[PDB]
Context: one part of a larger RNA, bound to proteins that are not shown
Molecule: 23S rRNA, nucleotides 1720 to 2484
Organism: Vairimorpha necatrix
C1' cells in the first nucleotide's frame, strides 16, 4: 500500500491482520463511553561510528603578515676644534 | 700631505619624508592533526625481513594463534697449500689436596664452526704454520616470480692475478635474514662548441623516506553543523550457561555404643532463565529510560490454613518427608531507590512472571543539553563512572478489543458461560488423660469478632439556590415593604449516603495413605496379579445470575399525559386537570394598636427616645396522605 470479523501454537529476517494445522462472533445494518493493540501520529536520530566534508575557540602545532625597534644610503651652506687611519 | 669619524657656532635652507636589511610579533590570516582492531579510545604493532610448529606423506593455505630473532660483527672470523685423534674418562707420578703440570691407554662426534632456529661437515668446512688481496674488469642467460619494478643469488665470452710439484680452487663470510624508486645535491671516467673559465648532457657510486613499491603537519567543542550507516556500540528479543539459583548419586566420619532420627568430608552427574558475562541475527527517513502510585491474571521449587507418615514423638514445644495453588499474606522511622536495617503486630509481615507488566494512565526525586560553586588533572581552550543547587512532559473525532443500550404479547422447559467447603477466640470438657514432680492437651457443644460480598432508610450522623428567621454596604424621600454585591450566617422536611441496619447454604467420585479377600511359590504378602472398603479447604454437584434455543395459547394491536423508569431510545401503568380546606410537619412569636422606659427639653399635661410586655406556641410554606365544588 489493501484492510473485506477476531484468537492458540508452529516455522520465518530468531515478538503475524493475511502463510500452515486447530478453536470460534453475528439484534434492520445503531447510540453514548474507554485508552489493551495497530512495534499508533509528528521530525531524512541531537547519543555512537565512518567521510582523505565543515565551522567557533586555545596554544611552547606548520607556514607567514599589519604594527614597532635597530643598522646602511639618500640629507642647507660656511668656518673652526677633537679623535682614528695612513 | 691625504682619507674617515665626533662635537660646537652663524644664517643663506628647515614641506618632514623615501628606498633596502636583521630582530620582535596567536594582535591577525590560511591549513593539517595515518592504518589494523570481535564497536571506538587506552595498550600493542599481527604495517617491512628470517627459522620450527599450526599444516591434513606432490605444489599452495587463515587467526590481537604458538616459541623466537633482525638495522649488527670481521684485513681476518676472506683465498689457498700442508700438518693433526677434538670434548671427556681410567690408571699413575716430590712437595700436590675435588680442582696446577707430565707420561700411558680408551675415546662415532658428546666438542667447535661470530649470531635466532633448522640443515651440513671425522684424512674434516674444526685447531695450528706459511704465503697473499678474486672483498676484480668486461660480453650473454636463468631461479625466488609473477601481468609486474627494486633486491638476493646461481651461470657464461674474453682478460689480468693469488695458493700449489701438478691436477685443481677463488666474482667476500658452510647454506636459508641484517633488503630502499622519481626529482635534487656531492664525487669518479670519457668526450662534445671561433678562444679562456664555467654551465648542460650519457655511465657508476654515496646522501633517504622503519606507515619500509616512499605527502612536508599539534589540540578542544556540554554552543556545534552536513552527507550517510543497524556493514558498528548504549535498550528489548534470540542461541549459550563460565558466573547465579535449585536439586541428585557413593559413603570416611559426628551423633554416650549406632553410617543413613538429624547431618555429612574428598569426588561425580543434572535442570531453570530469575543475577552477571561472551557474540553482533532484526530496528539509527526514531519501538519514549530508573523508581513509585492504581489494577487484573498466571507458575510450583508451599509461609500459614487441610489430610497422612517417620522421630534421638511421655504431654507441651519442635524437626523431616508425601498429597494439595481453594482463600489469605495487612502498619511505620532513614535513603531518589531497587536492595539494606530497626520499631510494632499477627494464624502467617512465602519466592516469582506477564517488552526486567503498565508515561496519548499519573508524578518527576536521581540519571542525562544550554546558568553557576568546591576539590583533583591540563601552560590553555577544557576534562572527571569525584561531590552540590536551579531547569516547558504534545495529539483520539478512525479500525479492533471491552462495559452498557437496541428482536410482537402471555406462561414455562432444556442446553451453554460465570460463581460455588474464608480465618481467629471466651466459657464448658479439665487442672482431666499424660507425668516422680514441675507442668499440661483433644473430639464435640454454646457465646462473640475481623476480612470480603448483596441489599435498605424505622433510629443516629453528613449534605441541602426546598422553607423560615437574623444582619453589613448601596438604591427606591423616610417608617413599613422590597431590589443588588450571583453578599455573610442559624436551623431545616422529601431525597441521596456511611461514621448506621440486615442477610450470606447441600452432598457424591477421588489423590497421598491406611486396610479386606487372596494367589503365583512350600510359608508370607494392601496387588510391581484380577477385585473391594475408608479417605483433604482440592475436582465436581445442589443453589444463585445472564444469554440462546424449544413447546402451548393469541395478534398483524395507535394518539395524549404521569413515574416507582430514563444521556437519546427503551421500560411500568393508565382515562380527571388544579384550587381551597383538614390530617401531619419546618421555622420560633408577623403588621397595626395600647401601656411602659435610663432620660432630656419647657410648660403646649406637650414633643424626642434604643428596647420591653399584651393581643400570640402567633404569622408564613407544602420536592407527604385524604376530602369538597
Nucleotide at each position: 500500500a489493501c484492510g473485506a470479523g477476531a484468537c492458540a501454537a508452529g516455522g520465518g529476517a530468531a515478538c503475524g491482520g493475511g502463510c500452515u494445522u486447530g478453536u470460534u462472533a453475528u439484534u434492520u445494518a445503531u447510540c453514548a463511553g474507554c485508552g489493551g493493540g495497530g512495534a499508533a501520529a509528528g521530525a531524512a536520530g541531537a547519543c555512537c561510528c565512518u567521510g582523505u566534508u565543515g565551522a567557533g575557540c586555545u596554544u611552547g602545532a606548520c607556514u607567514u603578515u599589519a604594527g614597532u625597534a635597530u643598522g646602511u644610503u639618500u640629507u642647507a651652506a660656511u668656518a673652526a676644534a677633537u679623535a682614528u687611519u695612513c | 700631505g691625504a682619507a674617515u669619524a665626533u662635537u660646537u657656532a652663524u644664517u643663506u635652507a628647515u614641506u618632514a619624508g623615501a628606498a633596502u636589511a636583521u630582530a620582535u610579533g596567536g594582535g591577525g590570516a590560511g591549513u593539517u592533526u595515518g592504518g589494523c582492531u570481535g564497536g571506538g579510545g587506552c595498550g600493542g604493532u599481527a604495517c617491512a625481513g628470517c627459522u620450527g610448529u599450526u599444516a591434513a606423506a606432490a605444489a599452495g593455505u587463515a587467526a590481537c594463534a604458538c616459541a623466537g630473532c633482525u638495522g649488527u660483527c670481521c684485513u681476518a672470523a676472506g683465498g689457498u697449500a700442508g700438518a693433526u685423534g677434538a670434548a671427556u674418562g681410567a690408571u699413575g707420578g716430590a712437595u700436590g689436596g675435588u680442582a696446577a703440570c707430565c707420561a700411558u691407554c680408551a675415546g662415532u662426534u658428546u666438542a667447535u664452526u661470530a649470531u635466532a632456529a633448522g640443515g651440513g661437515a671425522a684424512u674434516a668446512a674444526a685447531u695450528c704454520u706459511g704465503c697473499u688481496u678474486u672483498a676484480c674488469u668486461u660480453u650473454a642467460u636463468g631461479c625466488a616470480u609473477a601481468u609486474g619494478a627494486c633486491u638476493g643469488u646461481a651461470u657464461u665470452u674474453a682478460g689480468u692475478a693469488g695458493g700449489g710439484a701438478a691436477a685443481c680452487c677463488u666474482u667476500g663470510g658452510c647454506c636459508u635474514a641484517g633488503c630502499g624508486a622519481u626529482c635534487c645535491c656531492a664525487a669518479u671516467u670519457a668526450c662534445a662548441u671561433u678562444c679562456a673559465u664555467u654551465a648542460u648532457g650519457u655511465a657508476u657510486u654515496g646522501g633517504g623516506u622503519g606507515a619500509u613499491u616512499g605527502a612536508a603537519a599539534a589540540g578542544u567543542u556540554a554552543c556545534c553543523a552536513c552527507a550517510g550507516g543497524g556493514a558498528u556500540a548504549a535498550c528489548u528479543g534470540g542461541c549459550u550457561u563460565g558466573u547465579a539459583g535449585c536439586a541428585g548419586g557413593c559413603a570416611a566420619g559426628c551423633g554416650a555404643u549406632c553410617a543413613u532420627a538429624g547431618c555429612g568430608a574428598c569426588u561425580c552427574u543434572g535442570c531453570u532463565u530469575u543475577u552477571u558475562g561472551a557474540u553482533u541475527c532484526u530496528u539509527c527517513g526514531a519501538u519514549g529510560u530508573c523508581g513509585u502510585c492504581u489494577c487484573u491474571u498466571c507458575u510450583g521449587a508451599u509461609c500459614a490454613u487441610c489430610g497422612u507418615a517417620g522421630u534421638g514423638u511421655a504431654u507441651a514445644u519442635g524437626u523431616u518427608a508425601c498429597g494439595a495453588a481453594g482463600u489469605g499474606u495487612u502498619g511505620g522511622a532513614u535513603u531518589g531507590u531497587u536492595c539494606a536495617c530497626c520499631c510494632g503486630g499477627u494464624a502467617a509481615u512465602g519466592a516469582g512472571g506477564a517488552a526486567c507488566g503498565u508515561g496519548a494512565g499519573a508524578u518527576g526525586g536521581g540519571u542525562u543539553u544550554a546558568g553557576a560553586c568546591c576539590g583533583u588533572c591540563g601552560u590553555g581552550a577544557g576534562a572527571c563512572a569525584g561531590g552540590u543547587u536551579a531547569g516547558u512532559u504534545u495529539u483520539a473525532c478512525c479500525c479492533u478489543a471491552c462495559u452498557g443500550u437496541a428482536a410482537g404479547u402471555a406462561u414455562u422447559u432444556u442446553u451453554g458461560a460465570g460463581u460455588g467447603a474464608a480465618c481467629u477466640u471466651u466459657g464448658a470438657u479439665a487442672g482431666u488423660a499424660c507425668g516422680a514432680g514441675a507442668g499440661g492437651a483433644a473430639c464435640u457443644c454454646u457465646a462473640a469478632g475481623u476480612g470480603a460480598u448483596g441489599a435498605c432508610c424505622a433510629c443516629u450522623g453528613g449534605u441541602a439556590g426546598u422553607g423560615c428567621g437574623a444582619u453589613u454596604a448601596a438604591c427606591u424621600a423616610u417608617u413599613a415593604a422590597g431590589u443588588u454585591a450571583u453578599g455573610u450566617u442559624g436551623c431545616u422536611u422529601a431525597g441521596c449516603u456511611a461514621c448506621g441496619u440486615c442477610g450470606u447454604u447441600u452432598c457424591g467420585a477421588u489423590u497421598a495413605a491406611g486396610g479386606c479377600u487372596g494367589a503365583a511359590a512350600g510359608c508370607c504378602u494392601c496387588u510391581u496379579a484380577a477385585g473391594c472398603c475408608u479417605g483433604a479447604a482440592g475436582c465436581g454437584u445442589a443453589g444463585c445470575u445472564c444469554a440462546a434455543a424449544g413447546a402451548u395459547a393469541c395478534a398483524u394491536u395507535u394518539a395524549g399525559g404521569a413515574g416507582a423508569a430514563u444521556a437519546c431510545u427503551a421500560c411500568u401503568c393508565u382515562u380527571u386537570u388544579a384550587a381551597g380546606c383538614a390530617g401531619a410537619a419546618c421555622u420560633g412569636u408577623a403588621a397595626g394598636a395600647a401601656u411602659g422606659a435610663a432620660g432630656g427639653u419647657g410648660u403646649a399635661u406637650g414633643c424626642c427616645g434604643a428596647c420591653a410586655u399584651u393581643u400570640u406556641g402567633a404569622g408564613g410554606u407544602u420536592a407527604c396522605u385524604g376530602c369538597u365544588u